26S rRNA, nucleotides 2325 to 3338 from Neurospora crassa: 952 nucleotides with solved positions. Rfam match: Eukaryotic large subunit ribosomal RNA. Clan: LSU clan. On this family, see Cannone et al., BMC Bioinformatics 2002: "The comparative RNA web (CRW) site: an online database of comparative sequence and structure information for ribosomal, intron, and other RNAs". Its family is annotated with ribosome and structural constituent of ribosome in the Gene Ontology. Released in 2021, the model rests on electron microscopy data to a resolution of 2.7 A. The entry is indexed under Protein Synthesis Inhibitor, Cytosolic Ribosome, Polysomal Ribosome, Peptidyl Transferase Center, TRANSLATION. The work is reported in "Structure of the translating Neurospora ribosome arrested by cycloheximide" (Shen et al., Proc.Natl.Acad.Sci.USA, 2021). The PDB entry is titled "Structure of the translating Neurospora crassa ribosome arrested by cycloheximide". The entry also models magnesium ions.

[PDB]
Context: one part of a larger RNA, bound to proteins that are not shown
C1' cells in the first nucleotide's frame, strides 16, 4: 500500500491476507472506546560519528589589555668621582 | 673625551585656569630691620540681605561745544597665568601576565556504555580435533631486562641425591670410598636439549669485526623484529681436524622529516679562483609501548544534527541459575512406632506469577509505575458440596479425593507492589489476559527546563541521596461490542423451535439438646420450621429525594400612578407541592429431571480361597446436560382470514438463451449375528438374486389369449415434510403364428423425445383485497421503529360541568378590633372626621387542577379522504 470476522500452527519468535478449522446472505442509523503494535513528530532517553555547539578549567595552541626594558621623541649646564 | 650618580634650566613635550584683567623687575608711601643710601614686608574696602555703569576735575588747544590730546589711572619688559619638564606620553621590538576572550582536541577493543582489565607490539604450555592453519574480555605463566662475560676456541673433570666412615661437628661446615641416566646446572616464564657436555674449573682471546648479496618465519611473499646457509678479507682458538658473524633453541623492540656522529685523500654552493659556513653520498644513534609510527583536558538536567533496533533501558521469544512448586529413597522426630503427621543426608522433575542471563523484533517512537473501573480464564481449593485418613471419644485440628458452580471485605500509615496492624467475615487462596486496561480516568511516583540540602570536583557539574513546584492532544474511518432499521419471497393474524445465553449465594437463631460422647472441663450434627447477607429480575400502594406544575402562598430591591394584578434579577429567594421518575433509603419475587465424578457398595471370577471390576451392576457432589426463564435462524417451518388486477384454480397445447447433469435412472418385514427365515415339508456364504426385457423410438392387417400398462369417476384409507387400497367404465396390448412397408442418414459422428421449473395462448370455473403515505395516540420513542384511533360511533377533536388532589382563607365591602396620633365643635360620655401595620366576618374561601388524573346522555366541530405500491 490494499484493505478491513475468528481460532491455533508456523513465520523476523503477538496475522487482516499464509496453512488447517470454525464459518460466512443486501444497504444501513445512533452510541462506544478492544483492535488496526490507530494520527501527530526521520526517538528529545541510550550508542554510534575521527558531527557540532553552551559552558568550565592548573587541557593543547593563541590573544585585547597591562607591567617591565632598550632605542627614538631628547635638548642646555654643575658637581664629583 | 666618555661613562654610571645627584642636582641645575626652559624651548621640546604634557597637564590646569581665564572674557586670556592686572604677571615680572624698579621707582613712589610707612613701619621694626644693620638704618648699609641702597634689608625684609605691606600699601582704599569688614557693625546692616542697599548702591555702585556711559568720568568729576587739573593743563595745553580749539568753531569756546558735557569740542580734541596728556594727566587723573607711575615707568620699563610684550612671557596671559600656574604646575611638571627632558621625566610623562607617544612610536617600535623584547620578557612577563593575561579562560577577559579565540580556535581546536579530549584514543581503540568492549556478551549496550562508563568504571575494571588489555585479550592494542610479542613470547611458553594447552585449547587446538596427531603435517601446517585456526577464535573468545578462554586456561596457566611471560617481556621491555641482564652478560667482557653469563660470547669464541681449547683440555681437564661429573652432578642432584643416597649409603658408610672421621676431634671439636650435632640435621645443616670440611675430608674420603661406593652408589647415583641427569632426579643437578644451563640470567630471567614455560616448553625442547645436553654427560670425556652443551654442565662445572682452568689457559687463550674479541667472529659481539668489514663487504654487500641468497634464504626462512610472521606475509601482500610488503615494511619491522628475528633467524639459516654460503662467499671474499683480517682475526681468535687448537697439535690438528675443524669451530666462532654475540648469548643453547623458540621473546627481550621501531619508518619519513630533523639533528648529530663516522667514512667518504669524495661531489655542490651554477660569472671565476682561496678559507670559514652550509648542502650532499654511505652507517649508526635521538622515537614514536595507541607499539606499520595525530602534537591534545573536562561538563551539558539548557543542547543541536546525520544514523542506528550492527547497540542498552519497557513488552514478547528461546533457557530456568535464582524464585515458586511437585515427586522416589529411607537416617531419624513422633509415649514404643520409617512412612496419621514430618521427613535429614542424596536425587528426578514442572511452572514462567521473581530475578538473572541472550540480545531474535521495534530508535522515520508499540505512550514508560501504581490506584480507580470493567470483564474473562487457570488451578497449584482459603471458603461452600460430597467423600477417604488421623497420634480422629465429643468439639476443634491436620492430612488428601472429585470439584473452579459460587464467593473472598471496611479501614489507619506509604505514589507505593509488597509489608503491617484495627474491625468483620463461610474465607478474607494464589495468579494469567502486552508485568489486561492513559484516543477509559488520574498524575501520587517516575521523567526536561525553575530551586533547596548533604556529600562528591579547583570549576563546569555530578549524584537507583533527600525535598518542593511542574500544559496528559485526535475518532466522524474500518471491525468489535451494544441497541435500531431493513429490500426480495402479497398481505396479516396466530404459532413451533433450530442454535445462543442462562442464576443463584451463603450465614444466624428456635428444636434436636446441654441430648449423643466423655472420668470432670466441654459438647454435636440429619429432619423441620423462621430470617437475614451478597447477587439477578421487576414495581411506584407507603415513606424518602427530586421540583419550570414557575399549582398556591410569603417576602426583597426597582418599574408600571394609585398599591388590584404584573414586568425584571437567565428558574431573585423561601415553605409546602400533586403527576412523572427514583432508593436493599421503598416493596415483590427467583423451579425441577436425568448422566456423572471422587467414594462406599452388590453378584462375581480371573487365582477351587477370597474380592467394588475383568463381563454386569447400586447409590451419590455447589459437578455437566437439559426443565423452569430470555432472544428467536433477517436465505428454518406450520396452521389460519382476505386477496383488486396485467387476477387465480384445474384441464389442453406450445416453446424455453433454465438445470451440480435421466436413458429400465423398476425392487418397502422387523430383529439377532456365539444365530436365523419358513408355504412347518425343509432351507441359510453369496442381490451372480427377482420384476421388466422382441415390433418405424417401434407401423398396418391378420390369427390367437384374457394377460399387462395406463387412465377418468366413485368409495375407503394414510398427519413423522399426508399416501397408497378395492370396483365402474374408457383405450392400448407376440403366450402362439404369419403377410405388407422399411433402404438413398449413402463406411462413425448425441441416440435432439424423460422429469421437473418457467413462459405464452384456447378451453370451463372463481372473485372483486390490501398495505402505505397522511392526521392522531403515548402502555413508546434520538431518526426509523412500536401501542393506538381516523367509513356515523359506547366515535373522534375542543370547551365546560362535576370528582379528585395541590396551596391555605382571594379582590371587595363593613366592623363599636386596633397600638395610637392631629383637626373641628353642640365638648363626646360608642362625639365626629384625616393617617394608620395589622385583626374580625361574607371565606377551608379564591386560585390551579392534565398538559402521560377520572367521569359525564351539557355545548360546539368535524367524517365513507387524497396520493404510492402491490402477487
Ligand atoms: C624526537 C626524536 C626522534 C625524532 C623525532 C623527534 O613533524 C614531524 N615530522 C616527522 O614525520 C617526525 C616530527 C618528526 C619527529 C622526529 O623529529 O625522530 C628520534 C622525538
Nucleotide at each position: 500500500a490494499c484493505a478491513g470476522c475468528c481460532a491455533a500452527g508456523g513465520g523476523a519468535a503477538c496475522g487482516g491476507g499464509c496453512u488447517u478449522g470454525g464459518c460466512a446472505g443486501a444497504a444501513u442509523c445512533a452510541g462506544c472506546g478492544g483492535g488496526g503494535a490507530a494520527a501527530g513528530a526521520a526517538g528529545a532517553c541510550c550508542c554510534u560519528g575521527u558531527u557540532g555547539a553552551g559552558c568550565u578549567u592548573g587541557a593543547c595552541u593563541c590573544u585585547a589589555g597591562u607591567u617591565u626594558g632598550a632605542c627614538a621623541u631628547u635638548g642646555u649646564g654643575a658637581a664629583a668621582a | 673625551u666618555u661613562u654610571u650618580u645627584u642636582u641645575a634650566c626652559u624651548u621640546a613635550u604634557u597637564c590646569a585656569a581665564u572674557u586670556a584683567a592686572g604677571c615680572g623687575g624698579g621707582g613712589c608711601u610707612g613701619g621694626a630691620u644693620u638704618u648699609u643710601c641702597g634689608u625684609c614686608c605691606a600699601a582704599c574696602u569688614u557693625c546692616u540681605g542697599g548702591u555702585u555703569u556711559u568720568a568729576a576735575g587739573g593743563u595745553c588747544c580749539u568753531u569756546c561745544g558735557c569740542g580734541g590730546g596728556c594727566c587723573g589711572a607711575c615707568c620699563c619688559g610684550g612671557g596671559u597665568u600656574g604646575a611638571a619638564g627632558a621625566c610623562a606620553u607617544u612610536g617600535u621590538c623584547a620578557g612577563g601576565u593575561g579562560g577577559g576572550g579565540a580556535g581546536u582536541u579530549u584514543g581503540g577493543c568492549u556478551g549496550g556504555g562508563g568504571c575494571g582489565g588489555c585479550a592494542c607490539a610479542u613470547c611458553u604450555g594447552u585449547u587446538a580435533a596427531a603435517c601446517c592453519a585456526u577464535a573468545a574480555c578462554g586456561c596457566a605463566g611471560g617481556u621491555g631486562u641482564c652478560c667482557u662475560a653469563a660470547g669464541g676456541g681449547g683440555g681437564g673433570c661429573u652432578c642432584a641425591u643416597g649409603g658408610a666412615g672421621a676431634a671439636c661437628a650435632g640435621a645443616a661446615a670440611u675430608c674420603u670410598c661406593c652408589a647415583g641416566u641427569a632426579g643437578a646446572a644451563c640470567a630471567a616464564a614455560a616448553g625442547g636439549g645436553u654427560a670425556a657436555a652443551a654442565g662445572u674449573c682452568c689457559c687463550c682471546u674479541u667472529g659481539a669485526u668489514u663487504u654487500u648479496g641468497a634464504u626462512u618465519u610472521u606475509c601482500a611473499g610488503u615494511g619491522u623484529g628475528a633467524a639459516u646457509a654460503c662467499a671474499a678479507a683480517c682475526c681468535a682458538u687448537g697439535a690438528a681436524a675443524g669451530u666462532g658473524u654475540g648469548g643453547c633453541c623458540u621473546a627481550u623492540c621501531g619508518a619519513u622529516c630533523c639533528u648529530u656522529u663516522a667514512g667518504u685523500c669524495c661531489c655542490u654552493c651554477g660569472a671565476a679562483a682561496u678559507u670559514u659556513g652550509a648542502g650532499g653520498c654511505u652507517a649508526g644513534a635521538g622515537g614514536u609501548g595507541c607499539c606499520a609510527g595525530a602534537a591534545a583536558a573536562g561538563u551539558u538536567a539548557c543542547c543541536a544534527c546525520a544514523g542506528g533496533g550492527a547497540u542498552a533501558a519497557c513488552u514478547g521469544g528461546c533457557u530456568u541459575g535464582u524464585g515458586g512448586c511437585g515427586g522416589c529413597c529411607a537416617a531419624g522426630c513422633g509415649u514404643u512406632c520409617a512412612u496419621a503427621g514430618c521427613g535429614a543426608c542424596g536425587u528426578c522433575g514442572c511452572u514462567u506469577u521473581u530475578u538473572g542471563a541472550u540480545c531474535c523484533u521495534u530508535c522515520g517512537a508499540u505512550g514508560u509505575c501504581g490506584g480507580c473501573u470493567c470483564u474473562u480464564c487457570c488451578u497449584a481449593u482459603c471458603a461452600u458440596a460430597c467423600c477417604g485418613a488421623a497420634g480422629c471419644a465429643g468439639a476443634a485440628u491436620u492430612c488428601g479425593g472429585u470439584a473452579a458452580g459460587c464467593g473472598u471485605u471496611g479501614g489507619a500509615u506509604u505514589g507505593u507492589u509488597c509489608a503491617c496492624c484495627c474491625a468483620c467475615u463461610a474465607a478474607u487462596a494464589g495468579g494469567g489476559a502486552a508485568c489486561g486496561u492513559g484516543a477509559g480516568c488520574u498524575g501520587g511516583g517516575u521523567u526536561u527546563a525553575g530551586a533547596c540540602c548533604g556529600u562528591c570536583g579547583u570549576g563546569a557539574g555530578a549524584c537507583a541521596g533527600g525535598u518542593u513546584a511542574g500544559u496528559u492532544u485526535u475518532a466522524c474511518c474500518c471491525u468489535a461490542c451494544u441497541g435500531a432499521u431493513g429490500a426480495c419471497c402479497u398481505c396479516a393474524u396466530c404459532g413451533c423451535a433450530a442454535u445462543g445465553g442462562u442464576a443463584a449465594u451463603u450465614g444466624a437463631g428456635c428444636u434436636u439438646a446441654g441430648u449423643a460422647c466423655g472420668a470432670g472441663a466441654g459438647g454435636a450434627a440429619c429432619c423441620g420450621c423462621u430470617c437475614a447477607u451478597u447477587c439477578a429480575g421487576a414495581u411506584a400502594a407507603u415513606u424518602g429525594g427530586u421540583u419550570u406544575u414557575u399549582g398556591c402562598g410569603g417576602u426583597u430591591g426597582u418599574c408600571c400612578g394609585a398599591c388590584c394584578g404584573g414586568g425584571c434579577a437567565g428558574u431573585g429567594c423561601c415553605g409546602c407541592g400533586a403527576c412523572g421518575c427514583u432508593a436493599c433509603c421503598a416493596u415483590c419475587u427467583g423451579c425441577u429431571g436425568g448422566a456423572u465424578a471422587a467414594u462406599g457398595g452388590c453378584u462375581g471370577a480371573a487365582c477351587g480361597c477370597c474380592u467394588c471390576u475383568a463381563a454386569g451392576u447400586c447409590a451419590g457432589a455447589a459437578u455437566c446436560c437439559a426443565u423452569g426463564c430470555c432472544a428467536g435462524a433477517a436465505c428454518g417451518c406450520g396452521a389460519u382470514g382476505a386477496u383488486a388486477c396485467c387476477u387465480c384454480c384445474a384441464g389442453c397445447a406450445c416453446g424455453u438463451u433454465g438445470u451440480a447433469g435421466a436413458c429400465g435412472u423398476a425392487u418397502a418385514a422387523g430383529a439377532a449375528u456365539a444365530g436365523g427365515c419358513u408355504c412347518c415339508g425343509g432351507c441359510c456364504u453369496c442381490g451372480u438374486a427377482u420384476c421388466u426385457u422382441a415390433g418405424c423410438a417401434g407401423g398396418c392387417g391378420a390369427u390367437u389369449c384374457c394377460u399387462c400398462c395406463g387412465u377418468u369417476g366413485g368409495c375407503c384409507u394414510u398427519g413423522a415434510a399426508g399416501u397408497g387400497g378395492c370396483c365402474a367404465g374408457c383405450g392400448g396390448u407376440a403366450a402362439u403364428u404369419c403377410g405388407c412397408g422399411u433402404a438413398u442418414u449413402g463406411u462413425a459422428a448425441u441416440u435432439u423425445u424423460a422429469a421437473c421449473a418457467c413462459g405464452c395462448g384456447c378451453u370451463g370455473g372463481a372473485u372483486c383485497a390490501a398495505a402505505u403515505c397522511c392526521u392522531u395516540u403515548g402502555c413508546a420513542g434520538a431518526c426509523g421503529a412500536c401501542u393506538u384511533a381516523g367509513a356515523u360511533g359506547u366515535g373522534c377533536g375542543a370547551a365546560a360541568g362535576g370528582g379528585u388532589c395541590c396551596u391555605g382563607u382571594a379582590a371587595g365591602c363593613a366592623g363599636u378590633a386596633g397600638a395610637g396620633u392631629a383637626g373641628c365643635c353642640u365638648u363626646g360620655u360608642u362625639g365626629u372626621u384625616a393617617c394608620g401595620a395589622u385583626c374580625u366576618g361574607c371565606u377551608g374561601a379564591g386560585g390551579g387542577u392534565a398538559a402521560g388524573c377520572c367521569c359525564u346522555c351539557c355545548u360546539u366541530c368535524g367524517c365513507c379522504u387524497a396520493g404510492a405500491u402491490u402477487u